Record summary:
Keywords: CRISPR, cascade, Cas3, type I-A, genome editing, RNA BINDING PROTEIN. Solved structure of RNA (crRNA (45-MER)) from Escherichia coli, together with DNA, 75 nucleotides shown. The reconstruction used 13,781 particles. The entry has 6 different proteins, among them Cas8a, Cas7a and CRISPR-associated endonuclease Cas3-HD. The entry also models nickel(II) ions. Released in 2022, the model rests on electron microscopy data to a resolution of 3.9 angstroms.
Context: bound to proteins that are not shown
RNA sequence: AUUGAAAGAGUGCUUCCCCAAACCCUUAACUGGUUGUAACAGUUG
DNA sequence: GGGTTGGGGGAAGCACTGGGTC
DNA sequence: GACCCAGT
Numbered sequence: 001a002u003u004g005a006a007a008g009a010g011u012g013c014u015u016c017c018c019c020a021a022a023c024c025c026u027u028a029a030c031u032g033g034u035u036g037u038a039a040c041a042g043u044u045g
Numbered sequence: 046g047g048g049t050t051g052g053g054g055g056a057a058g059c060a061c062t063g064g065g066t067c
Numbered sequence: 068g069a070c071c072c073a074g075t
Stems, first nucleotide, its partner, number of pairs: 010061001012059002016055001018053002021050002063072005
Other pairs, nucleotide, nucleotide, family: 011060cWW014016cWS021022cHS025046cWW041042cSS
C1' cells in the first nucleotide's frame, strides 16, 4: 500500500553499396679556396 | 605551384493495438 | 460496446 495496486511506446534497422588527388615537374644551367712564400743564418773535446 | 572535381540520388519510420461519442 | 471519421 499513497487520485494509489497491473504498467517498455518497444522491436526490426551496416548511413550505407563505389571511389588513386591522381597525373606531370632537373631548384638546373655557371664558379682556378685562388694567387705571391729561405727556419734563412754560427758552430776544433 | 598551376588547373579539373565539393556529393552523387535513394531512403530521412510502416504497422500497431484511435479516443471520443451514444 | 459497437459506432464514427480527412482536405495535396